Solved structure of RNA (25S rRNA, nucleotides 1830 to 2639) from Paranosema locustae, 733 nucleotides shown. The entry has 71 different proteins, among them uS9, uS11 and uS7. Ehrenbolger et al. published it in Plos Biol. in 2020: "Differences in structure and hibernation mechanism highlight diversification of the microsporidian ribosome". Ions in the entry include magnesium and zinc. The sample was in a buffer at pH 7.5. Method: cryo-EM, resolution 2.9 angstrom. The entry became public in 2020. It holds a match to the Rfam family "Archaeal large subunit ribosomal RNA". The entry is indexed under Microsporidia, Pathogen, Ribosome, Hibernation, Genome Compaction.

Context: one part of a larger RNA, bound to proteins that are not shown
RNA sequence: ACUGCCAAGGGAACGGGCUUGGCGCAGUCAGCGGGGAAAGAAGACCCUGUUGAGCUUGACUCUAGUGUGGGGCCGCGGC
RNA sequence: CCCGCUUCGCGCAGCAACGCCCCCAGAUGGGGAGUUUGGCUGGGGCGGCACGUCUGCUAGACCCCAACGCAGACGUCCUACGGUGGGCUCAGCGCGGACAGAACCCGCGCGUCGAGCACAAGGGCAAACGCCCGCCUCACGGCGCCCCCCCGGGUGCCGGCGGGAAACCGGGGCCUAGCGAUCCCUCGCGCAUGCACGCCGCGUCGCGGGGGUGGCUGAAAAGUUACCACAGGGAUAACUGGCUUGUGGCGGCCAAGCGUCCGCAGCGACGCCGCUUUUUGAUUCUUCGAUGUCGGCUCUUCCUAGCAUGGCGUGGCAGCGCGCGCCAAGUGUUGGAUUGUUCACCCACUGACAGGGAACGUGAGCUGGGUUUAGACCGUCGUGAGACAGGUUAGUUUUACCCUACUGAGC
RNA sequence: GGACACACCGGGCAGCGCGGGCUAGUACGAGAGGAACGCCCGUGCGGGGCCGCUGGUCCGCGCCUGUCCGACAGGGCAGGUGCGCCGCUACGCCCCGUGCGUGUACGGCUGGA
RNA sequence: CCUCUAAGCCGGAGCCGCCCCCCCGUGUGUCUAAAC
RNA sequence: GUUUCCGCCCCCCGCGACCACGACGCGGCCGGGGGCUGGUGCUGUGCGCG
RNA sequence: GCGAGCU
RNA sequence: GCGAGCCGCUGAGGCUUCCAGACCCCUGCGGGGUGUU
Numbered sequence: 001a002c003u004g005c006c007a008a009g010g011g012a013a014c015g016g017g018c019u020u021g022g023c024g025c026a027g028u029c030a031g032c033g034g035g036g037a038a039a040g041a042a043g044a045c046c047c048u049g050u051u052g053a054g055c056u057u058g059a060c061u062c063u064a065g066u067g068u069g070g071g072g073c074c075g076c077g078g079c
Numbered sequence: 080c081c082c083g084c085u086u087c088g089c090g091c092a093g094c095a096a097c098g099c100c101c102c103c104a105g106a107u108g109g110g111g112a113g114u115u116u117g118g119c120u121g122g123g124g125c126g127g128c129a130c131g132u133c134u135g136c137u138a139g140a141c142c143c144c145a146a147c148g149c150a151g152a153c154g155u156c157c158u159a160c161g162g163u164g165g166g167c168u169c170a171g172c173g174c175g176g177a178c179a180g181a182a183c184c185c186g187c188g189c190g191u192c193g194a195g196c197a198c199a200a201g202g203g204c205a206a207a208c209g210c211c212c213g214c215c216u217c218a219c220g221g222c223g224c225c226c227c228c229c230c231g232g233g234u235g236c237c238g239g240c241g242g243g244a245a246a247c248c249g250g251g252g253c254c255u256a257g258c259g260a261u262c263c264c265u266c267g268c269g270c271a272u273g274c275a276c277g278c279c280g281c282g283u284c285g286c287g288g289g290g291g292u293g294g295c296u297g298a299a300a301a302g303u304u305a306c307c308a309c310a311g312g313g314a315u316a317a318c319u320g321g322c323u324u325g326u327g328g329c330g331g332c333c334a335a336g337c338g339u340c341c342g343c344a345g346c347g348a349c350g351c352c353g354c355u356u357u358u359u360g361a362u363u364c365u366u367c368g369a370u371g372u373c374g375g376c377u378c379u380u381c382c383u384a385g386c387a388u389g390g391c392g393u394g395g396c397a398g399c400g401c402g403c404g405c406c407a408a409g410u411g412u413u414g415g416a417u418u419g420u421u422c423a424c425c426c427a428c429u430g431a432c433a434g435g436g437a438a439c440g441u442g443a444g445c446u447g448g449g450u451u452u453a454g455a456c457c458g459u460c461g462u463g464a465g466a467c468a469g470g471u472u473a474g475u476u477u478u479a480c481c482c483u484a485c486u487g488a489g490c
Numbered sequence: 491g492g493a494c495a496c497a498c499c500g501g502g503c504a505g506c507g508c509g510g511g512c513u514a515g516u517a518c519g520a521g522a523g524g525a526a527c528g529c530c531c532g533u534g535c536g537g538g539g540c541c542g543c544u545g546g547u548c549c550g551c552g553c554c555u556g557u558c559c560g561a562c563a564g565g566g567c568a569g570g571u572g573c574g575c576c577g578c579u580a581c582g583c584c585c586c587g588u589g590c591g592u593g594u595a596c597g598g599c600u601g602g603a
Numbered sequence: 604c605c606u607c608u609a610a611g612c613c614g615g616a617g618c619c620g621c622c623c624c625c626c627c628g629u630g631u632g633u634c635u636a637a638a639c
Numbered sequence: 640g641u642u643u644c645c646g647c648c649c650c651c652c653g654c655g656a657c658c659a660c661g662a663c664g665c666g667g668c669c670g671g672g673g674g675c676u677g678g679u680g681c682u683g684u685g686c687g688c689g
Numbered sequence: 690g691c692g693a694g695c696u
Numbered sequence: 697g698c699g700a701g702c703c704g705c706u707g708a709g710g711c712u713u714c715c716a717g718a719c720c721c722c723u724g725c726g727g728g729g730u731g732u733u
Stems, first nucleotide, its partner, number of pairs: 002016001004023006028488004034483003038478002046312004051308002053304004059114005065107002068104005075084004088094002117130001118128002126147001131153006154295001155197001156252002161215007169193001171189006180183001195204002198257001200255003217239001219238008240249003263290007271283003320364001321362001323360001325359001327355006336346002373448001374446003378440001379437005386411003389406006413427003417423001454472004458467003491635008500626003505535008518523001536586005544580004550573010589621003596614004637642003645731006651667005670723005675717004680711003687705005694698002
Other pairs, nucleotide, nucleotide, family: 001017cWW010015tWH013320cSS013321cSS014319tHS014438tHS029659tWS032484cWW033034cHS033479tWS033483cWW036443cWH043045tHS044369cWH046122tSS047315cWS050298tWW056463cSS057059cWH057462cWS060109tHH064108tHS067105cWH073099tHS079080cWW085086cSS085096tWH086096tWS087095tHS088098tWS108110cHS114300tWS115301cWH116302cWH119147cWH121147tSS129148cHH133199tWS134200tSS137146tWS138145tHH139144tWW151199cSS152256tWS154258tWS159161tHS159216tWW159218tHH163242tSS168207tWH169194cSS169205tWW170190tHS180181cHS180182tHS192205tWH194207tWW203208tWS204207cSS204208tSS207209tHS213242cWS217249cSS220250cWH237250cWH243245tHS243246tHS259292tHS259297tSS260292tWH261291tWH292297cWS302464tSS312367tWW313317cWH315367tHS316367tWH318366tWH319365cWW322361cWW324326tWS324356tWS326358cWW328357tWS333349cWW334347tWS334348tHS335347tHS337342tHS338344tHS341395tWW342347cWS355384tWS363364cHS371476tWS377441cWW385388tWS385409tHS386408tWH387430cSS389616cSS390595tSS396400tHS397518cSS397522tWW398517cWS398523tSS407617cWS411430tWS411431tSS412433cWH416424cWW418422tHS428432tWW429431tHS430507tWS441444cHS447476tWS453474tHS461463tHS461464tHS479481cHS488660tWS488661tHS491646tSS499627cWW503623cWW504536tWS513527tHS514526tHH515516cHS515524tWS516525tWH517524tHS519521tHS519522tHS541543cHS541580tWH543582cWS548574tWS548575tWH548576tHS549713tWS550681tSS551709tWS580581cSS580582tHS592618cWW593616tHS594615tHS595615tHS600608tWH600610tWS601609tHS602606tWH608610cWH636731tSS636732tSS637732cWH638733cWH643645cHS644646cWH644730cWH655657tWW657662cWS658661tWS679712cWW683707cSS683708tHS684706tSS685708tHS686706cHH692700tHS693699tHS
C1' cells in the first nucleotide's frame, strides 16, 4: 500500500493476508479503548562517522593584550 | 652614564629630548583563534593488544587455515658468545683418596646426549653445532640471482683475506625472531655538477650507510557536553520476543545416615538424571524515517508445580491436631503501618490470605512517586569544563470524527 | 404480506463459604484434653432483582440577608437555609432451593491367568 | 495360590454433563385476505 | 399491471411501564387530552381584618 | 385583640 | 398615635408530577407501502 474475523503453526524467532483448522458476512446507530507491534517526529538514549558545535585545560599550532631588549624618532649645555 | 636646559614631542603651568610612535627581537599569553584527541572489540567504555616479528599447539597427516583461542617470546645481547684449525667430551652415576663434613679436590670406570649451544619454543648437534687452546677478524669491497612487501636468509661471480699440511671452511652469532617507506638531515664515496662563462664546499645531485615513524606499509594532536546538533545504524547496546538454561525455580533416581528398635512413617548426605522460562545471565535474530520505559490503581482471563473449600490414600494417625501422598483449577485467596517501590517486614483479619502467566497483561485506561533531559544542593572524583556504586529537591503525560474487536441498539 | 402461540440448533451459566446449637463434655484417652455423621439456626462474599420500610437525593412549601420593583401584597436579582412528594438509589428488603447422570482419585464385589 | 482387573460389576469429588436460568437465530403450529 | 379495501403493515397523532436515536409497549371517538372536584401526601398556619 | 416601651 | 412580634379567624394557605371521577371543555380521521383473490 491494500484491508472480513480468530486459533495454532511455520516465518525476519509476536500475522489482517501464508499453512492447517474455527467462524462470520444487508455492509447500520451509539458507546468504547483490546488490537492494527495506531498516528504524531528521518530515536533526543546507544553506537558509528576520519560530520559538527558549545565549553574546558597540563592537548597541538598560533594569536590580541601585558611586559622586555635593541634600533629609528635630526635640540643645546656641562660632569 | 649622571646633571642641568628648552626649542622637539606628549596624556601640555607639567614631563621632556626620555618617552609617545615606528621597526626588529625575546618573554608571557585558553583572553582568543583554528584544529586534534587512532583502531581492534561477542555494543561501547575500562582493561588487554593475533596492532610489527618469532616458536609450539589449535590445524582435522602437502602447504595454507579463524577467534579478546591456548603456552610463550622478540625490540636486546656478544671482539667473542664471531672465523677457523687442532685437541677434547658433557649432564649424571659408581667406586677409591689426609684434614674433609650433605656439599672443597683428585683419580679410575661407565655414561645416545638426559649437558651445553646468550634468550622463547621447536628443530639440530658427540673425534660436534658443545668445551678448551692457538692464530684470526668472511661482522670485506664490487657485480648478480633466488626465497621474497619488507625483515631475514640462501646462493653465485670477480677481487681482498683469515684459519689449516690440505681438502676445505668462513659473506657474523647452530637454525627458525631481534626490525622501518617518500621527503628531510648527516656521513662515506663518485670517471657527477652550478644550463652566458669561470671561481669560491655558497650550493645541487648519484650511490651506499646512518638519524624513524612499536598504532611497527610509517598523520605532527588533550578533554568535556545531562545545553548539544547532524548523517546514519536494528551492521550495535539499553525493554519485550526468540534460541539457550550457567544461575534461579521445580521434580525425579540411588540409599550412607537420621528417625527409641527400624534405609524408605517422614527425612535424606555423597552423587546422578530431568523439567520449566515465573529469576538473572549468555547471545544480538526482530525493532533505532521510535513497539511510550518502573510501581500502583482499575478490570478481565488463563495455568497448576493445590493455599482454602470437596472426595480420598497413608502415618512414628487414640482423640484433638499435624505430617506425607492422590484426584480435581469449580469457587475463593482480605484490611493496614513504613518504603516510589516490585520484593520484603510487621499489625490485624481470615476457611485460606497458594505460586504464577497473559509484550516482566494493562499510560490514545489513569496516576506520575521512582528512574532518565534542561534548575539547584551536598559527598566523592577531576586543575578544569564536568562525572557518578551516590543522596536530595523542582520538574509538560498529546490525538481515534479510521479499520477491527467488544458492548448495546436496529434490519 | 401481517400476526400470535410455541419448539430448540447453537452460545452463556452461579452460587460459593464460614460459624453456632444439638450430637456431647460422648466416642477416645491414665489424665489433660476432646471429635464426627446427621438435624437445626445464624452469617459472609458473590449474583439477580425490588422500593413496602429505612437512609440518601430534590421539580415543592416555609424561613433568612442584601438590594430593587414607592409602601403593603406579590416578586426580581445575589444567593443562603429548614423540611420534603413522585422517582432514582443503598446504608434498606427479597430470592439464589433442591435434584439427576457419566464417572476422577479411591474403596469394594465377583473373578481368572 | 491369593488377587479391585486381565473380562464383568458396585459405590464414588466443590470436577464434568444435564436440570434450572439467560441469550440467539432458525424452524413448527395456528389465524387471515376482493375485483379488472 | 391498474382500481382500491380485499387482508394488512408503516408513517402521522397521543400516551409511557420503553427509550440516546431507532426500537419496544399501549390507544386513536366504544378513544384521548386538559380543566375541575374528591382522595392521598408535602410544607407548617396564607393574604386580609380585629 | 395583646405587645416591650415611647408620645 | 408609633411599634418588631404575638393572638384569633387558621392543621390555615400554598403545593400535590400519585390515585379516582358518574362533572366541565376540546377533539380529528391525512400519507406511504405490501400481500391475497